[PDB]
RNA sequence: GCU
RNA sequence: UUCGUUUUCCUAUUGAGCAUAGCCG
RNA sequence: CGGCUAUGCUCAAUAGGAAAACGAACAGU
Numbered sequence: 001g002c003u
Numbered sequence: 004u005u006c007g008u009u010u011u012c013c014u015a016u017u018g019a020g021c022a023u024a025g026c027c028g
Numbered sequence: 029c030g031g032c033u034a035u036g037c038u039c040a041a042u043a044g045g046a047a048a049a050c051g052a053a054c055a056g057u
Stems, first nucleotide, its partner, number of pairs: 004053025
C1' cells in the first nucleotide's frame, strides 16, 4: 500500500 | 461493502421582483 | 384609472438523477  | 462533507448540472412544484406584447370594465 | 392572460431573467423552499475531491466505518491479505 491495493481490496 | 457502508456512512457522510463540499462543489457543479438537469428536471418537477410553489411564491416574489423587473421588462415586453395582448384584452376588458 | 383599475384589473386579467402569455414570454425572458434573478432569488427562496422541497423531491429525483449524475459527476469530482476528502473523511470515517472494521478486518485480512